[PDB]
Context: one part of a larger RNA, bound to proteins that are not shown
RNA sequence: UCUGCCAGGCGCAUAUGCCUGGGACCUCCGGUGGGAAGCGAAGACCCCAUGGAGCUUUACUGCAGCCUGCCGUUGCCGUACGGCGGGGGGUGCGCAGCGUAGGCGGGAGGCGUCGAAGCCCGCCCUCCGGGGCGGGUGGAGCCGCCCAUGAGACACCGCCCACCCUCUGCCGUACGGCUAACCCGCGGAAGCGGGGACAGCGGUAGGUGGGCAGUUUGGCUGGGGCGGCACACCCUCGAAAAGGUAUCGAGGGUGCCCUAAGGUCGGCUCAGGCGGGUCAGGAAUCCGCCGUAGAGUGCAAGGGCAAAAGCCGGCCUGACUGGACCCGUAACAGAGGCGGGUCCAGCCGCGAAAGCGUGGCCUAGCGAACCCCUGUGCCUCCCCGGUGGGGGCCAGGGAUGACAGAAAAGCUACCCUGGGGAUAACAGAGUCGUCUCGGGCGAGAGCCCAUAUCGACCCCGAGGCUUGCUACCUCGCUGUCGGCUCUUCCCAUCCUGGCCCUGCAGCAGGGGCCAAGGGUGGGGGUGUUCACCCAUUAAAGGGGAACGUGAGCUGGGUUUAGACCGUCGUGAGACAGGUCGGAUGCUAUCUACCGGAGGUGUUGGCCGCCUGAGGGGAAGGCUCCCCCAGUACGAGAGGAACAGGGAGCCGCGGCCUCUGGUCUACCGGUUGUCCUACAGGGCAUAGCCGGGCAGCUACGCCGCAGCCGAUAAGGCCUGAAAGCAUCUAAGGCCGAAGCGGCCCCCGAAAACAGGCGGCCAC
RNA sequence: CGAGGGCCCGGGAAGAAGACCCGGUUGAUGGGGCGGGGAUGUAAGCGGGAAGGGAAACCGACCCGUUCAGUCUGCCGCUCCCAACAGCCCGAGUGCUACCGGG
Numbered sequence: 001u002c003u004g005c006c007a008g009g010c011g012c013a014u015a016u017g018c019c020u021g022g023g024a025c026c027u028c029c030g031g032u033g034g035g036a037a038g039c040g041a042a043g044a045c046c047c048c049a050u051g052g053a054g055c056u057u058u059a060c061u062g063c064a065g066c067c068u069g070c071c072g073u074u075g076c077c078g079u080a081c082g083g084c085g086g087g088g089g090g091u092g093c094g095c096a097g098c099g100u101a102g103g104c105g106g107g108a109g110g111c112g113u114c115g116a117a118g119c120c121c122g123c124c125c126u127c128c129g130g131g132g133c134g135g136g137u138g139g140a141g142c143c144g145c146c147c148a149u150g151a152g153a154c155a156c157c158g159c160c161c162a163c164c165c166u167c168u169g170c171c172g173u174a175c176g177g178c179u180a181a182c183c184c185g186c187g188g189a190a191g192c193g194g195g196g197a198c199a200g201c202g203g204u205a206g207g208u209g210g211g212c213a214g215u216u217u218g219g220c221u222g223g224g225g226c227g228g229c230a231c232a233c234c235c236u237c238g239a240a241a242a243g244g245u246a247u248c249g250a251g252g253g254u255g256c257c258c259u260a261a262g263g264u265c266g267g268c269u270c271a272g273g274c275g276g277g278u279c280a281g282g283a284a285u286c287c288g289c290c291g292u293a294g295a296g297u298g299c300a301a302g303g304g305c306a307a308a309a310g311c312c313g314g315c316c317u318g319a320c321u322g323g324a325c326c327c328g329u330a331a332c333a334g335a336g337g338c339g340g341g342u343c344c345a346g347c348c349g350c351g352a353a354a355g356c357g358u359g360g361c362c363u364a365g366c367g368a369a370c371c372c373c374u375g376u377g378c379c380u381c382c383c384c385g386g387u388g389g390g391g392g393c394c395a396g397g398g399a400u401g402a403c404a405g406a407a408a409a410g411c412u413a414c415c416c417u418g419g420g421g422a423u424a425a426c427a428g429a430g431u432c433g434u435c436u437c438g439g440g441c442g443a444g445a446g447c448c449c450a451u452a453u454c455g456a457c458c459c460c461g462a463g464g465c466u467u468g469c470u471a472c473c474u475c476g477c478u479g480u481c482g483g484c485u486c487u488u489c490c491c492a493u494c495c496u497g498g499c500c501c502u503g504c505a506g507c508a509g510g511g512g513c514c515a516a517g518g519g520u521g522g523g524g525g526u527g528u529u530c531a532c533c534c535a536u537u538a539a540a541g542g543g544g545a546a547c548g549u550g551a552g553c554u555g556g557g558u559u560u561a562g563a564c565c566g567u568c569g570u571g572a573g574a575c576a577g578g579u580c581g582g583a584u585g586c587u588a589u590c591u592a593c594c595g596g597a598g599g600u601g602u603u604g605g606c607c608g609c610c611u612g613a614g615g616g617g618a619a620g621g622c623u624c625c626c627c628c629a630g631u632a633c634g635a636g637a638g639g640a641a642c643a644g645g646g647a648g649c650c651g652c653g654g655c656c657u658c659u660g661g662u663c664u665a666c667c668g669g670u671u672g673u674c675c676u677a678c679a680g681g682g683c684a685u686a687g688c689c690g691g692g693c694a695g696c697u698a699c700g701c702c703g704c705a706g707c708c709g710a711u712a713a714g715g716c717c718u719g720a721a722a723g724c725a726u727c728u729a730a731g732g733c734c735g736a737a738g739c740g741g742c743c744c745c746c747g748a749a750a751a752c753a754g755g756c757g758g759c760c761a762c
Numbered sequence: 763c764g765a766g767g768g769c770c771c772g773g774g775a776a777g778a779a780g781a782c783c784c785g786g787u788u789g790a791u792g793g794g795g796c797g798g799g800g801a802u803g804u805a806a807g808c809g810g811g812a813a814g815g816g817a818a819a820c821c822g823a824c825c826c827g828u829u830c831a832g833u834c835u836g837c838c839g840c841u842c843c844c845a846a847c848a849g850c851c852c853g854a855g856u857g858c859u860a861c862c863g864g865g
Stems, first nucleotide, its partner, number of pairs: 002017001005022005025599008034591003038586002046420004051416002053412004059215005065208009075178010086167001090164001092161001102160005109143003120135003124132002182195005218231001219229002227248001232254006255403001256298001257360002262316007272290005297304001299365001301363003318347001320346010348357003371398005377393005428472001430469002433467001435463006444454002480557002482554003486548001487545005494519003497514006522534003562580004566575003604760007614746004620650007633638001651704005659698004666691005671684005693836001706742004714734004766852004771785004791845003794841005799835004807828005814821002
C1' cells in the first nucleotide's frame, strides 16, 4: 500500500492477515473513545562528521590603532661635549733596589760654553712614594760594563703600552635662543597676533596589541566522558605437540652502559656441605675431602655454555674500506625505512700453526621527504677566458615517543545542518551475581526435653514485582513521575467461613492446613510512590494488566529559552546543588463495546399464546445489642459457646403517599424609566424579592430465601498387604462465606433454525 | 380476488431518527362549555375614614366594607358543541423427482 474478530504459540524478541484451536446470518442509526506500537506538528535527549555558526582567552598565525628610533620636508646664531684626524708637554711605591727598574730592537757607552754636580724663591700630577719643572749667587762633574735582580738600567737612538689634556679638520649628540618654511586663530585679501624647524605629512625599523579576522583544538574505548597510556619495541604464558591466531587478556622488562663488559692466545675451575683452627651473630682471609654446575655471565625473561661462552693474565683495535647475494619485520601474500645472515677483494690483529675476527654468547636499546652542517674528490653556472660566490654526485651527522613522521586551547541551556537503534536514557527481550521467598542436615537454646517456639555453620532450589549486567528491537511510534477517574486478573490470606498442634485452664496468644465468594475505609505535613503520625475500625492484605489507564482529565514535580545565592573556573561559562517563573492539538477510515432500527433465511403466508437450549448474577455481604449467664472454666481476678430474639452499616433494584430542593407554567409585592396621570402594559439576568401545584429528583420512602445435592482440608467405620495392628490399598459415613441447583435479568438465528390454537391460500 | 399489514388522522403512560402504546361516529382521543379539586392571597369600581393643611369648596401616602375575592390551572368529571373527513401503498398462487399415511 491492499485489507481489517479472538486465546495461546512461533517469529528482527508486544501479529487483523502465519500455526493450532475457538467463535461469527447481512445492512444501517446514535454514542464512548480500548487497539490499529492511530493522525499531526515541533517542543526545547545521547553519539558520529578530519560539517558549520556565535562567544572567550596568558591556544597558533595575522591586520588596524597606540608608543618609540632613523631618513626627507629642515633653515640661521652660540655653548658644552665625543670619536677620531697630529703632534704635544707629562704622566709606571711587583717584591730587595744607588729606587717609583712599564715592552721591545739596536746600543757600552753620552752628556761637561752642544758650560754640573754642589744651592734658593714659585706651580702643577699623582699612592707629599718622588720626581718633571721657569729663572737663579754657583762656575766643571753625573754615571755603569761596576753588584744583587725570574725579567736592568734615569749610558744612549727609535718603534710601543695605562689615565687624561687646548688648536685647528669632518660628523655628530644635548641644550639655549631666532624667524623666514610649516601649523593655529581673527579677519573680504593685503595682513595682524600666537606657536615654531617641533609638530604634522610622506618613507622605513622595532615593540605593544581578542579592538578586528582566519583557523586548530587527535585516536582506541563492552555508549560517551574522566581514567590509562601495554599508541614504537623484547621475553614467558594464553596458543589448540608444524606454521598462523584476538580482547581496556595474565606475568614482567627496554628507550641504555662498556677502550672494555670489544678481538684473540694461553693457563685454571665454580656454588654449597663436611671435617679441621682464631673469632659474639661474624662478614672474610688458612688446610683437606666431596661435589653435573645448585655458580657466574654488563643489564628482564627464556634459551645456551665446564681442559668453556665462566675466572686470572699477556698482546691488540675486524666497534675498518670497497662491493654482492639472502632472511625477517610483513607465514601463506604485496613494502619504504630498520634489523640480522652467507661471502668476494683490500689493509690489519692474536697466534708455533690450523684457525678466528665486519662490536657486545642469541633474541630489546630508535626515525621518511624537504632543508641545513661537516668530510672528501670530482662534474658544472646561458658568446669566450679569469677571480670571488652559487648548484650537483658520494659518505657521516642534526627530529618528528600520536614512534610510515600536521606547526595548534576552550564554551554553548540562543544553537544550526546532515545522518545513525553500527551507539547511551525508556518500555520490551535475555540473565539472576544482588534481592525476595523457601528447603536438607542438625550445632544447640528451651527446669530436664533437638524438632510447642527458635534454629548457627555448610549444602540444594523457585520467582523475575528490587537493583544491577548485556546491547537483540525502536533515534523525530508514543519518551514523562505522582494524583483523579474506570475495568478486570493472581494468591504468596489482614478480616470474614471451616479445621490441626501447642510450653492450648478460661479470655486470649504462637505456629500451620483448606479456602480468593465478599470486604480492606477517613484525615495531617510533603510534588511525592514509600515511610511517619491521629482518630475510628471486623480488619483498615499485598501484587499483575507497556512500573494498566494524558487520540480520558490534571500539570504540583521532572534546572529548554528569563533571573538570584553558594561553590568551582583567568574567562566565556558550569553544577548526576538549591530557589521564583514558565504553550497540554485532533471533523473517527477499520475494528471493539453500549444501546436503538431495517432485511433475508427457517420450503405457502398471517394473528396470538407458550417452551426455554444456551449465556449473565454478589444480589447479597458484614457488625453491634439482648438472652443463654455473672453460668461452665477457674485459687482468685477475670470470663466463654450452641440454639433463640432485635437493630443497624456497605452494596443492589425500584417508587412519589409523606418530608425537603428545583419548578424563566402560575399568583402576589416593590425600584428606575417609557407608553400624558388613572386603569393596564413594555424594557432592565425571570429587573429584584416572597410563595408555589403537576413533573423531575434525594436529604425522603419500599423490597432483597435459606434449604437441597456433591466436594476440600479434616474427623470416623469396615478392612487386607504384614494371622496382631492400621482412615486406604478395593470399599463406605460425615464434613466450608467456596462448587452445582432452586430464585432474578436477556433469550426461536437454539442450522434438530422449535410447540399449540385459529384465519386465508394452494 | 386476497386473510392480513403499513401510511394517513386525534393523541401520550413511550420516545435522538426508527420503534412502542391508545383511540378513530358501534366514539369522550384532543379542544370548547358547565362543574369539582388545587396555587396565590382579598381585584377594579363605588362608598366611608385618615396624621396634618387650609376663608372655604377640598388635598392626602395609606386603612376599613363590598370580598376565602379576583386571576390562573402542563389535574378529575359530565356533556357530541367543533375536529378524529378523505383516502393511498404492500400482500402469499409454479412444479420435479424420493416419498410419507389412508385413496

Shown are 865 nucleotides from a PDB entry: RNA (23S ribosomal RNA, nucleotides 2131 to 3036) from Thermococcus kodakarensis (strain ATCC BAA-918 / JCM 12380 / KOD1). The sample was in a buffer at pH 7.5. The structure was determined by cryo-EM at 2.55 angstrom resolution and released in 2020. Among the 58 different proteins in the entry, which are not shown, are 30S ribosomal protein S8e, 50S ribosomal protein L14e and 30S ribosomal protein S6e. The work is reported in "Dynamic RNA acetylation revealed by quantitative cross-evolutionary mapping" (Sas-Chen et al., Nature, 2020). An Rfam search finds the family "Archaeal large subunit ribosomal RNA" in it. Its family is annotated with ribosome and structural constituent of ribosome in the Gene Ontology. The family is grouped with related families in Rfam's "LSU clan". Entry title: Cryo-EM Structure of T. kodakarensis 70S ribosome.